[PDB]
Context: one part of a larger RNA, bound to proteins that are not shown
Molecule: 26S RRNA, nucleotides 422 to 1468
Organism: TETRAHYMENA THERMOPHILA
C1' cells in the first nucleotide's frame, strides 16, 4: 500500500420530510378567458413583377464563319418589352396571434384543506426473477424385481436330548391353496420456512388468461445526525522501481532529496491514403500591375512543368480495312414475376481474340530504283504499351533516403597556432664542497759500493683512492601518513661527497620535432607523439534515456541473401484504410463416403544382403593330417569346404511381409450420355476418322453429416529476425538445471485458485459488483470445510505422510498379514519328554 | 526304526503388502509448521461440506454486431431509441479524450481584487484533469471555433541551482 469495517481528532453544514396543483380565505398588483376586431405573419390567387424562357433597337466583346486586309455573317453581354414556367416585390382572398372594444377574471405572496408526488435510516405485509433448505402424495418398471407369512415334503448344521438306536427345537430349499409387505429406478402432483435482487416509469398489447420485468403500511430523524476529511486499528492480500534479458526483489546496472531545464524536429524527395478545386487538361514559379500605414490581398502572366503515345541501344516506326472500338465465364441496377425464376449486362477478376513498337518471317507490284515504298501472309518470343484518355494543383498523415537528423557518448584523424619558468643536452659568464685516512713520482741523508744501482730513515704530496659533514642523491623498514603537512611528504637508514661534482642567470635546440651515459626517458602535475583553437554537435552494426489519459487489435526470436554470427534487408506474423455480387450449388487445422498414395513401428532372416552360435547325417564329393596294416594300396581316425534336415542371437546406413497416426484428388447445373448440326488456310487419321471449342437433343429434388457472431481480395505500414519450457518422439554424450532436432501447447507477452514456496505443472483466461453452485485441491489446529461414517494393512532405540518434486540400488529379516504349490494328523501327526 | 505319554491341528518350498536392515558431511531444522499411533499413517469404500478472476443469475461500464426512427419533430445524424453477444497483453498499431503557450475570430472576467501560491473546506469526471470555498496575493485573466507548436519528465553515473 489494494479489498472491508471500526475508533479517535478536526470543523461557519456540502445531503435532509421538500415540491406541483384543485377549491376556498386573508393581502397587494394586473386585467383574464370567450366575442367582435383583425396591423404583421403564413397560405392561396388573378392583375402586376425578381428569377427561368422568348426576345426588338443602342453600346461592349468574341469569332480556324468570311476577306489579300477592310466591309460582311454568327454566338455572347447589357435590357425595353412579351407572356409560357414560377412566385421573391404589388394587388386580392382566406386564415388568425396582435393594438383595440366587450367582459367580475388572470397574477403573485401568505394561510389552511383536498389531491398528486414524497429526503435518510428502518420495521412489517404482499408478490416476482435467481437460488437454498425442510415436509408430503401419486404412477409406471424391475429375473412382471428379490423377498416374508400359512405350510406337506427335501437337504443342511456353528442346537437340546440320547450311552447308543432315536425324538424335541432350527435354518435353507419348497408342491397345489391362500394371504400381507419393504428397498431401488423412472415419471408425475403439492406444502412450508430463508438469502440476494428490484434494471424500467406505459398505456399499449392479447392465447381473453393475462403480459409488459415491486407495491403497500408503519416507525424514527435537528443533535454532528447522515455522507466525507485527517490520524490511527483490525481481518485478507501486498519484495524496488527503471532497464537489458529466455530468465530481475535479486548477490545484474542507474536512482540520497527537491525545483527549473531535458530528447524525433526542420528542409528536401518519391509513394500510399484522406479532404479541395478544375478535367483532357491542370498549375504556376520568375516577373508585370494595382493595393492597406504595412512584406497582405486583388488582376495579368505568348513560355514552362506534369499529363495527353508507345516501343527501340540506335537508324526508326507508331495504336492498319474510313463507317472500329470484340467474344467468353463470374456478376450489380432497371424492367417482368406473389413466388420459382426470366430479361439485361455497368465496374472488377480470369481467359481468347484483335492492334503499335523490339526481335524474327514473308512479299505481287510501285516508283525520284541500288534504296525506299506495299496488296497478301505470319510467329515458340520481347514491352514500365492501343483498343471511347484521368489527369494536374493544394493541405495533412504514415513510410524510404539525405542531411547535426530522437538526445547525450569514443579511442582516432587533419589545419593553423603557443610553450625549454618543470625537465633533457650545448654554450657564455658567476658561485660552492667541515675534519680525517692513506702516501705515489720528485728531493735529502745513512750503510754498500769506483760509478750504475741497492737497502734503511726522512721529506714531499699524486689519484675520475678512501672515512665522513654541507650539498647532490635515493637503498631498506616493503616504517609513519595514505579525506596527508604534502596530487610524492615525514622518521630512521642509506649512495656520493674535490669530480663524467653541485649550482644562478644569460643564451642554442619545438612536436613525427627536439633532447636522451638509452629508462620509449624528459619536453611547465600533460608524452609509445605536448599544449591551444578550429574542421566538429567528428562516426558509432554499441551502452544509456526517450515526458498526459482511456478504448480497442495485437506479434516475432522462423525463410532466403548478405566480410554475413550483437547488424541489415527479405518473406511470415501485426494494424489501419479500402475494393467486391460476401456464386453459399460457398467455405472448414472436423468427420463421412468414394478413388489413392507410403516403406516407417512391428515382424522376418529352414527369403534376398550382411553378420553368427549348436550337434547329426550324406549313395555321390573337394583337399589336408594323423591311424593302421601291410604295404603306396586298401582299410581307418581328424579337419574343414559341398549338399542333407536342422539350430542359437542380431542389423539406422538389410529386407520378402507390413500396420496405427498420416498425404493426393474428389462427393453434380460450369453434371451425365462413343445422339445431333457447326468451325479448323502443314492440327490428327486410309477414313466426318479423331481432337478442341459453338449452337442443339435426352436425362438430372439439389445429390453425406456438422458448423459458419473468421467471404474473398487491394493498398500503406509498425515491431520481430539471441528465444525458453512441458507431454510424447528423438541424436551426441557416462552424465548435466548439457548440446541438438520433430508435432501440439505453453512461458516470454499473464493475472486468479491449487502443488507451503516458486516463469512454463494442475484448474482454469481477467471490464466494476452481489448471490448461487463448482473445477483443481482440500475439510485435527495454523485454515474455509467431517477430529464424518465404514473397510483392509502398519509400531519404527533411523515409522509414515503420495503426481511434475528433491532422488535411492544390488542384497537381506523366524516382524506382521494375505495369497501360491506341494505335504501330516485320533489306522494319533509336528515338538518335547520318554523308552526300547 | 519303532513304541508310550500328551493332545488338535502340524510340515516344506514360494510369492507380495506394510515394517525393519542395506542408508556416511559439514551453521540449527524442516511430511510447510504444530503435532499425529481407536491415526492426523499406507491402499480403498461412502456421504456430505469448503473452495478460483472459470460456470449460473441479475445490476452498472465499454467494445462489436441487430432492429427502428420525416410531408417529421419531446430537442445535437461524428445523433436518438432499443436488443444480443463480448472484454488477457510486452514489442507494436489504430480510435477517441485531458493539459499547456502564441495567432485570427467569437463570448466574457478583473483595485467591488486578475495570475500565482497553501489547503484536514465542498464537489465533478474510470482517467488524464475540472469547478468551487477559505487564506495569501496586488495586475492582469478566461471560455468557445480554428490556426500553429521550443506542448506534458521519475529516471539518461542527464544540465544548473538548492538541500
Nucleotide at each position: 500500500c489494494u479489498g472491508u469495517a471500526g475508533a479517535a481528532g478536526a470543523g461557519c453544514a456540502a445531503u435532509a420530510a421538500a415540491c406541483u396543483g384543485g377549491a376556498c380565505g386573508g393581502c397587494g398588483c394586473a386585467u383574464a378567458a370567450g366575442g367582435g376586431g383583425g396591423a404583421a405573419g403564413u397560405a392561396c390567387u388573378a392583375a402586376u413583377c425578381a428569377c427561368u424562357g422568348c426576345a426588338g433597337a443602342g453600346u461592349c466583346g468574341a469569332u480556324a464563319c468570311g476577306u489579300a486586309a477592310a466591309a460582311g455573317g454568327u454566338c455572347g453581354a447589357u435590357g425595353a418589352g412579351u407572356a409560357a414556367g414560377g412566385a421573391a416585390a404589388u394587388g386580392g382572398u382566406a386564415c388568425a396571434g396582435a393594438a383595440c372594444u366587450u367582459g367580475c377574471u388572470a397574477c403573485g405572496c401568505c394561510g389552511g384543506u383536498c389531491a398528486g408526488a414524497a429526503g435518510a435510516c428502518a420495521a412489517a405485509a404482499u408478490g416476482g426473477g435467481u437460488u437454498c433448505a425442510g415436509a408430503u402424495u401419486g404412477a409406471a418398471g424391475g429375473a412382471g424385481u428379490c423377498a416374508c407369512c400359512u405350510g406337506a415334503g427335501a437337504u443342511c448344521g456353528g442346537g437340546c436330548a440320547g450311552c447308543a438306536a432315536u425324538g424335541c427345537a432350527g435354518a435353507u430349499c419348497a408342491a397345489a391353496a391362500g394371504g400381507a409387505a419393504a428397498a431401488c429406478u423412472u415419471c408425475a402432483a403439492a406444502c412450508u420456512g430463508g438469502a440476494c435482487u428490484g434494471a424500467g416509469g406505459g398505456g399499449c398489447c392479447u392465447a381473453a388468461g393475462g403480459g409488459c420485468g415491486a407495491u403497500u403500511u408503519u416507525g424514527u430523524c435537528a443533535a454532528a445526525a447522515u455522507g466525507g476529511c485527517u490520524u490511527c486499528u483490525a481481518c485478507u492480500g501486498a519484495c524496488c522501481c527503471g532497464u537489458c534479458u529466455u530468465g530481475a526483489a535479486a548477490c545484474a546496472c542507474g536512482g540520497a532529496c527537491c525545483a527549473a531545464g531535458g530528447a524525433g524536429u526542420c528542409u528536401a524527395u518519391c509513394a500510399a491514403u484522406u479532404a479541395a478545386g478544375c478535367g483532357a487538361g491542370u498549375g504556376a514559379u520568375a516577373g508585370g500591375g494595382u493595393g492597406g500605414a504595412a512584406a497582405a490581398a486583388c488582376c495579368c502572366g505568348u513560355c514552362c512543368g506534369c499529363g495527353a503515345a508507345a516501343c527501340g541501344a540506335a537508324a526508326g516506326u507508331g495504336a492498319g480495312u474510313a463507317c472500329a472500338a470484340g467474344g467468353u465465364g463470374c456478376c450489380a441496377a432497371g424492367c417482368c414475376g406473389c413466388a420459382a425464376g426470366g430479361u439485361a449486362g455497368c465496374a472488377g477478376c480470369a481467359u481468347c481474340a484483335c492492334c503499335c513498337g523490339a526481335c524474327c518471317u514473308u512479299g505481287a507490284g510501285u516508283c525520284u530504283c541500288c534504296g525506299a515504298c506495299g496488296a497478301a501472309g505470319g510467329g515458340u518470343u520481347c514491352g514500365a504499351g492501343g483498343a471511347a484518355g484521368a489527369g494536374c494543383u493544394u493541405a495533412a498523415u504514415u513510410g524510404u533516403u539525405a542531411g547535426g537528423a530522437c538526445c547525450c557518448g569514443a579511442a582516432a584523424g587533419a589545419u593553423g597556432g603557443u610553450g625549454a619558468a618543470c625537465u633533457a643536452c650545448g654554450c657564455u659568464u658567476g658561485a660552492a664542497u667541515a675534519g680525517g685516512g692513506u702516501g705515489a713520482a720528485g728531493c735529502c741523508a745513512g750503510g754498500g759500493g769506483a760509478a750504475a744501482c741497492u737497502c734503511u730513515g726522512g721529506u714531499g704530496g699524486a689519484a675520475g683512492c678512501u672515512c665522513g659533514u654541507a650539498g647532490c642523491g635515493a637503498u631498506a623498514c616493503u616504517g609513519a601518513c595514505g579525506u596527508g603537512c604534502a596530487a610524492a611528504u615525514c622518521g630512521u637508514u642509506c649512495g656520493u661527497c674535490a669530480a663524467a661534482u653541485u649550482u644562478g642567470a644569460g643564451u642554442g635546440u619545438a612536436g613525427g620535432g627536439g633532447c636522451g651515459a638509452a629508462a620509449g626517458a624528459c619536453u611547465a602535475a600533460u608524452c609509445g607523439a605536448a599544449c591551444c583553437a578550429u574542421c566538429u554537435a567528428g562516426u558509432a552494426g554499441c551502452u544509456g534515456g526517450u515526458u498526459c489519459c482511456c478504448u480497442c487489435c495485437g506479434a516475432a526470436g522462423u525463410u532466403u541473401c548478405u566480410c554475413u554470427c550483437a547488424g541489415g534487408a527479405u518473406a511470415g506474423c501485426a494494424a489501419g484504410a479500402g475494393c467486391a455480387a460476401g456464386u453459399a450449388c460457398g467455405c472448414a487445422g472436423u468427420u463421412u463416403u468414394a478413388u489413392u498414395a507410403g516403406g516407417u513401428a512391428a515382424a522376418g532372416c529352414g527369403a534376398a544382403u550382411g553378420a553368427u552360435u549348436a550337434g547329426a547325417g550324406g549313395a555321390c564329393u573337394c583337399g589336408g593330417g594323423g591311424u593302421u596294416c601291410c604295404a603306396a594300396g586298401a582299410a581307418u581316425c581328424u579337419c574343414g569346404a559341398c549338399c542333407u534336415a536342422u539350430u542359437c542371437u542380431c542389423a539406422a546406413a538389410c529386407u520378402u511381409u507390413a500396420a496405427a497416426u498420416u498425404g493426393g484428388u474428389a462427393a453434380g447445373a460450369g453434371c451425365c450420355g462413343c445422339g445431333g448440326a457447326g468451325u479448323u488456310u502443314a492440327c490428327u487419321u486410309a477414313a466426318a476418322u479423331g481432337a478442341a471449342c459453338u449452337c442443339u437433343c435426352g436425362g438430372g429434388a439439389a445429390g453425406a453429416a456438422u458448423g459458419c457472431a473468421g467471404u474473398g481480395c487491394u493498398c500503406u505500414u509498425a515491431g520481430u529476425g539471441g528465444g525458453c519450457c512441458a507431454u510424447u518422439u528423438u541424436u551426441g554424450g557416462u552424465a548435466a538445471g548439457c548440446a541438438g532436432a520433430a508435432c501440439u501447447g505453453g512461458c516470454g507477452a499473464u493475472g486468479a485458485g491449487g502443488g507451503a514456496u516458486g516463469a512454463a505443472c494442475c484448474u482454469a483466461a481477467c471490464g466494476u459488483u452481489g448471490a448461487g453452485a463448482u473445477a483443481a485441491g482440500g475439510c485435527g489446529c495454523c485454515c474455509a470445510a467431517a477430529u464424518g461414517c465404514a473397510c483392509g494393512c502398519u509400531c519404527a532405540u533411523c515409522a509414515g505422510a503420495u503426481a511434475c518434486c528433491a532422488c535411492a540400488a544390488a542384497a537381506g529379516g523366524u516382524g506382521u498379514u494375505g495369497g501360491u504349490u506341494c505335504a501330516u494328523a485320533c489306522g494319533g501327526a509336528c515338538a518335547g519328554c520318554a523308552g526300547g | 526304526c519303532c513304541u508310550g505319554c500328551c493332545g488338535a491341528a502340524u510340515g516344506a518350498a514360494c510369492u507380495a503388502g506394510c515394517c525393519c536392515u542395506g542408508a556416511a558431511a559439514a551453521u540449527g531444522g524442516a511430511u510447510g509448521g504444530c503435532g499425529c499411533u481407536g491415526a492426523a499413517g499406507c491402499g480403498u469404500g461412502u456421504u456430505g461440506c469448503c473452495g478460483a478472476u472459470a460456470c449460473u443469475c441479475a445490476a452498472c461500464c465499454a467494445u462489436c454486431a441487430g432492429a427502428g426512427c420525416a410531408a417529421a419533430u419531446g430537442c445535437g445524424a461524428g445523433g436518438c431509441u432499443u436488443u444480443g453477444a463480448u472484454g488477457a497483453g510486452u514489442a507494436g498499431g489504430a480510435g477517441g479524450g485531458c493539459g499547456u503557450g502564441a495567432u485570427c475570430g467569437u463570448u466574457g472576467c478583473c483595485u467591488a481584487g486578475a495570475a500565482g501560491u497553501a489547503u484536514u473546506g465542498g464537489g465533478c469526471g474510470u482517467g488524464a484533469g475540472c469547478c468551487u470555498a477559505u487564506a495569501u496575493g496586488g495586475a492582469g485573466c478566461a471560455g468557445c471555433g480554428a490556426u500553429u507548436a521550443g506542448u506534458g519528465c521519475a529516471g539518461a553515473u542527464c544540465u544548473u541551482g538548492g538541500u